[PDB]
Context: one part of a larger RNA, bound to proteins that are not shown
RNA sequence: AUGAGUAACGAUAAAGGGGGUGAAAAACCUCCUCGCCGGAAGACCAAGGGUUCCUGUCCAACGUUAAUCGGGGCAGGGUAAGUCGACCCCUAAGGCGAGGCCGAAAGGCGUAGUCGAUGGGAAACGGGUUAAUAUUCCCGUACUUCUUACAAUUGCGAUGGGGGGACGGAGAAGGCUAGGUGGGCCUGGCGACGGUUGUCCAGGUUCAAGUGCGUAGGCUUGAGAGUUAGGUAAAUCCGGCUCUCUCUAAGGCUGAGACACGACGUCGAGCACCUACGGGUGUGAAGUCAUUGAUGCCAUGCUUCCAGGAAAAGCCUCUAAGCUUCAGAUUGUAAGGAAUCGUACCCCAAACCGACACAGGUGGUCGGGUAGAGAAUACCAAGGCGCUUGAGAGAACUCGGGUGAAGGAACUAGGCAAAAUGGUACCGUAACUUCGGGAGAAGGUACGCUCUCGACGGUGAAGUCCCUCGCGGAUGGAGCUAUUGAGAGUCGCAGAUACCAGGUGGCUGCAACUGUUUAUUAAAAACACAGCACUGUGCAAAAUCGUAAGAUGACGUAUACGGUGUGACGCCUGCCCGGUGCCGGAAGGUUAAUUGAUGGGGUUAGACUUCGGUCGAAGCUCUUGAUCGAAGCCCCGGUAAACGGCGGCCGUAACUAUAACGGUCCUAAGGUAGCGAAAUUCCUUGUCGGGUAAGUUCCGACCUGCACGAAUGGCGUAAUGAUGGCCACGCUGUCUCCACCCGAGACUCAGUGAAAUU
Numbered sequence: 001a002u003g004a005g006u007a008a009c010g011a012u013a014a015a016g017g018g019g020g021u022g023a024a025a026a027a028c029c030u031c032c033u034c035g036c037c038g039g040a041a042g043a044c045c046a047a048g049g050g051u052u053c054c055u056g057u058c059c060a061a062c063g064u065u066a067a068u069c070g071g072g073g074c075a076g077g078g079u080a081a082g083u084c085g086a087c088c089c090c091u092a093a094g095g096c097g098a099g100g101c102c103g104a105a106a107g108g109c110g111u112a113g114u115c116g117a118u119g120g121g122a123a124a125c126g127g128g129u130u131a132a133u134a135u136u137c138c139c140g141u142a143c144u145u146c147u148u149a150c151a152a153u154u155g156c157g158a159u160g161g162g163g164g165g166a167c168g169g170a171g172a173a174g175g176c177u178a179g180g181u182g183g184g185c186c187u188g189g190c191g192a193c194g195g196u197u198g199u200c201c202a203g204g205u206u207c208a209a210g211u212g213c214g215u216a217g218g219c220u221u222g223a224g225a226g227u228u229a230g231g232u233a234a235a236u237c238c239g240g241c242u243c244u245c246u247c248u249a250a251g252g253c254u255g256a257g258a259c260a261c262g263a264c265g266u267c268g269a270g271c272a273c274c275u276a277c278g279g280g281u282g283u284g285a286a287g288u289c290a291u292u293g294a295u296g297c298c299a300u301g302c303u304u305c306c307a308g309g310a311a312a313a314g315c316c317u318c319u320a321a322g323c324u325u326c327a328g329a330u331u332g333u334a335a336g337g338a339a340u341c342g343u344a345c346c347c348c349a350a351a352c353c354g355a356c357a358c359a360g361g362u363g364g365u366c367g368g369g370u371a372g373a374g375a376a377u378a379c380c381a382a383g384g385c386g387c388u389u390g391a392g393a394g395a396a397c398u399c400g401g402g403u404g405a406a407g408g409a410a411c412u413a414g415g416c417a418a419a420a421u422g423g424u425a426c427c428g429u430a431a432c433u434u435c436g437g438g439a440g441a442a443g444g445u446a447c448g449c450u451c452u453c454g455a456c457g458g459u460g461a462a463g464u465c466c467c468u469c470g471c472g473g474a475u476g477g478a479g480c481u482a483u484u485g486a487g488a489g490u491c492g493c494a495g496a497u498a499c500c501a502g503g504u505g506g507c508u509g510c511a512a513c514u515g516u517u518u519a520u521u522a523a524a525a526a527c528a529c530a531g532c533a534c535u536g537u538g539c540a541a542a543a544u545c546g547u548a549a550g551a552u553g554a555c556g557u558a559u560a561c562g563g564u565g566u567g568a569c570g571c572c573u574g575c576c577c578g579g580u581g582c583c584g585g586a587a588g589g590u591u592a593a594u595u596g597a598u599g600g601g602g603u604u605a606g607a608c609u610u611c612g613g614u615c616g617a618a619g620c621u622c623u624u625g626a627u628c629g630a631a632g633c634c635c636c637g638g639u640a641a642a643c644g645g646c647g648g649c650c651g652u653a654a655c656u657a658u659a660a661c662g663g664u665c666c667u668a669a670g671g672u673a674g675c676g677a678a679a680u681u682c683c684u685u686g687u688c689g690g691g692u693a694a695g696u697u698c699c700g701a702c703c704u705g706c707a708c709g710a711a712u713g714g715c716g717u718a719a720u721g722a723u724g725g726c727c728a729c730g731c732u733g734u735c736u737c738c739a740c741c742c743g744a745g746a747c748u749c750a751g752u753g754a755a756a757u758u
Base pairs, nucleotide, nucleotide: 001758008752009751015033016032017031018030019029020028034386035385036384037383042366043365044364045363048346049345052344053077054076055075056074057073058072062070063069082143083142084342085341086340088121089120090119094115095114096113100109101108102107124141125140126139127138128137144338145337146336147335148334149333150332151331152330153329154328155323156322160318161317162316163315168305169304170303171302174298175297176296179292180291181290182289183288184205185204186203187202188201189200190198207265210261211260212259217254218253219252220251222245223244224243225242226241227240228239230238231237257471267287270283271282272281306309352361353360368380369379370378371377389750390749391748392747397745398744399743400742401741402740403739404738406736407735410734415731423447424446425445426444427443432437434568448490449489450488451487452486453485454484455483457481458480459479463475464474465473466472467470491495503729504728505727506726507725508724509723510721511720515527516526531566532565533564534563535562536561537560543552544551545550569716570715571714572713574646575645576644579643580642581639582638583637584636585635588634589633590632599623600622601621602620603619606615607614608613647665648664649663650662651661674708675705686702687701688700689699690698
């Protein structure tokens, strides 16, 4: 190149219009409307990213279109800290690890140490300000800590001792506060169309840390003597002991919040006031009360439970060695310091992880109103958005929805999908059961609004009275707020009126149950499970990782630990030890390394010698293998909740049938109980019964169990199950058999512009 100017342009939350700027405006700016999110589609933080932040400028490429716009290009600017975070002190898991131990080398392990946050450890709030930072700048007002100097007291001193720090799950009551709401107050209003001077409408009604104070609540007996088998030494500290006293008490410790100050400041609608039309400064009302009320605080509390709940430092205290006009310590007062690094921006994301400006993923914090049990849900607030192609059209067909005559599962593998149920209070509720359940069984009634008569809870003003006079008690009920009964009435097709929100029942298989799993076609009957059993394991345990050291096991110790199987619970769990395991037994037989008894050979000193050879000691050699010799095996027992195995043939009783009954072969032994056409049954849609008009499925039953069967458990079993099968009611567009309608595509216009294939 072709497909092809085809599909598609990324949530159906939604746009319409006026104006502006510009070469050009559906998409940018602006105004008025509309719609959407609002436990988020808002606001923050950590991470992660890394300038995306702000401003000017540009529009090639990027941006699924255009673009004046942009997270795009280009330039400039922007991140201000004693108190936030890092750094830092401290440690957890764990890492590394001087020496060490171990290992061919490389290295492994590990002590002392040293690192390592996700945890512990000093301290800042309110307001204001930039185009862009702010607990960092400024204003106001705080707090922490260190250093130095000085003064007064004065035993100081740790790497050690003691304390503290210092902590679980659940539950509950109480007290608060934030926030909400209403009153009052202040300011404004007096109505686009009837009414609206009101019991009317709208808005506002600000402020913290800190310091003081010491409240609700929480914890704890204090005081003084004398003493010491302890805390590796010491100790004045802690622990222990003894005597008195006190012992609802009252002292101490802790402590929300209140109140005062902070704050005659600040904030504040509103006005004044400059326009450059943006601003700037300037000056500013009321600023209370009640009620409600957190999932925030008191609370690291309290109660209770078992599964028994970090560590270390900072910190307090004690002494030791050591120093004693010292140095140090304490309390105070001045002076000075507190560095360094981060700080922009994004964070339910067009900036992180997903190749994308991707319907996904991403930890923590905050959570207003009405309704509501609620952080559900609906509608809204604050705030934020309309999802970066539009415009038309109103075919088929697709998608997502709405309704439906008559019928009602006849659809289909299957009610798949839809439809239906859906709340609260009360009534009522079967079999069965492990006595909890089953159960929301099932199934009923009521439900709005208005009025009337009622009954009640909380809070607690004034006033009053005790004070042990304060953040104190009664006492009192105003005000405020909440709950609830009965009766009468009234509107509608309908009062749980929307959103929201169980369908139910019957029979049966399997698995006890909650859990787990094949990330991405299997969630289950599979795995696990509590319970059960066998078995190993005596502690330097077995076992496992490792060559080893060293580890785990376990800082455990047979009521423990490991392996194996079985799988809640109930009733039970038969026979076989031949095989193969495992355990035990050792007599004998066999048997390794080892040992080397013998025998045979080679060589040659020599001896013969018919000189051709033939014998041949020692030594050295080659070979041979007597004897010795363990476990194992053979052998002999045991052991099946060890791996396993659990037969044949034939005849037979008062019709007849079948076999209680008998004979016979084999075996280690021949299948017990229970169960049975089953998650198992071939023949097979067995047969009978039920259910249906009709049932290869289902339920009950029979037993010729091809080819159930007892911890690879057998048989039951309440409860449970997004489990398998079957039935019924309700319900329905599942179907007879589709029809119509609402949207998103499809089609047309304009812009962009793929694909496999060839």